[PDB]
An RNA, together with DNA: 329 nucleotides with solved positions. Osumi et al. published it in J.Mol.Biol. in 2023: "Structural Basis of Damaged Nucleotide Recognition by Transcribing RNA Polymerase II in the Nucleosome". It was solved by electron microscopy to 4.1 A. The entry has 19 different proteins, among them Transcription elongation factor 1 homolog, Histone H4 and RNA polymerase subunit ABC10-alpha.
Context: bound to proteins that are not shown
RNA sequence: UGGCCGUUUUCGUUGU
DNA sequence: ATCAGAATCCCGGTGCCGAGGCCGCTCAATTGGTCGTAGACAGCTCTAGCACCGCTTAAACGCACGTACGCGCTGTCCCCCGCGTTTTAACCGCCAAGGGGATTACACCCAAGACACCAGGCACGAGACAGAAAAACACAACGAAAACGGCCACCACCC
DNA sequence: GGGTGGTGGCCGTTTTCG
DNA sequence: TTTTTCTGTCTCGTGCCTGGTGTCTTGGGTGTAATCCCCTTGGCGGTTAAAACGCGGGGGACAGCGCGTACGTGCGTTTAAGCGGTGCTAGAGCTGTCTACGACCAATTGAGCGGCCTCGGCACCGGGATTCTGAT
Numbered sequence: 001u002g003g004c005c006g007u008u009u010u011c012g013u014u015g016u
Numbered sequence: 017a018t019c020a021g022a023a024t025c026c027c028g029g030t031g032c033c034g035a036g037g038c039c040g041c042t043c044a045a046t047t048g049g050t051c052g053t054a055g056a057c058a059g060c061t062c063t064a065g066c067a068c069c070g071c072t073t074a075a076a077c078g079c080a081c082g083t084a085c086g087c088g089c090t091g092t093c094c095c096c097c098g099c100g101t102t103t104t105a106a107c108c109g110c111c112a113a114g115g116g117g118a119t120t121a122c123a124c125c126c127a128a129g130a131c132a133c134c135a136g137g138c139a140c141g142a143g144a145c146a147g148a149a150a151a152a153c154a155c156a157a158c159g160a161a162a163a164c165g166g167c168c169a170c171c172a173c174c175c
Numbered sequence: 176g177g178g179t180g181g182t183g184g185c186c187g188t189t190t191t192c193g
Numbered sequence: 194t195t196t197t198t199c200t201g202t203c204t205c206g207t208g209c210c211t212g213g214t215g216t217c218t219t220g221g222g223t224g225t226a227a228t229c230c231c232c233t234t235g236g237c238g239g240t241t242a243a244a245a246c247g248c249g250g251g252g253g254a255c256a257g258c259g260c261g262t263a264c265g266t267g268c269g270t271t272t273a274a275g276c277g278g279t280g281c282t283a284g285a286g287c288t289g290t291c292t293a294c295g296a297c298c299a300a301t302t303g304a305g306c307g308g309c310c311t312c313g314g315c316a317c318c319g320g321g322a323t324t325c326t327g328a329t
Stems, first nucleotide, its partner, number of pairs: 007162001009161001011159004016154001017329017036310018055291017072273001076270008085261037124222008133213009144202005150196002163188002166185001171180001173178001175176001
């Protein structure tokens, strides 16, 4: 003093 | 042994009848040629026999020993053998005769020889069975729940 | 104090048979 | 649990094929047929040798028994047969082959075989002598 990080996989419900 | 004698040889004889010679003739052997095919031969391969080798283990080996079949000797008995007698039929020769085998003439037919055929199984198509796979809309939004047993140091409690 | 043990840690993991 | 296409097996079928076998056809043997005539049977006669049987006796075959030495049997003892390997190669065997020897034709020809003769080797007759065996 910039620079700067928020899951997945299931299942469900719905929407057009 | 020791002499007798049947028994059997052996010897001169014999006539006869097979041995073998001799003639006439023929078909079977021969003689010579021409084909084919059989085998004597050379080459291959791959087997079978060979010779050996390790090891075992079954069976051969010698003698102890019994022991009963072998073998001698004995005694039985009547069984064959032998010789005389009778019986008897096989044999010798003749004399038919017929039938049955060969022989002649010949029909045929069937086996040798050439070239043809069937079905067993064997290679290959495919056969539909089944048995397998293997995929079956787009986009978005929201909420909701999401590993466990035993392990063993460690703190723990009463002892 | 020290023996016995729940314990929290650590540690690594599958099977009735429908 | 549902639909399809693809994929890999699948007993099943067909076409083939090859080795035992199929059908033909010629020519000589197996047919056949008559006659010859050779051979077989067989009857009868007579015989003499051959067999039947008698019969005894004595010598062989059997019965038994001594007996005892010849051989089975055991058992360790020993033999060696043999089995599985382990290569090595005589020669068996196959395959061609080529050609030298056999098959065969027709001429042929000469012993071979059928027949015929005459004889002398041999079976047999008669005697001698041998030659064994049995009685002594």
About this RNA
The sample was in a buffer at pH 7.5. Ions in the entry include zinc and magnesium. The depositors describe the entry as "RNA polymerase II elongation complex bound with Elf1 and Spt4/5, stalled at SHL(-4) of the nucleosome".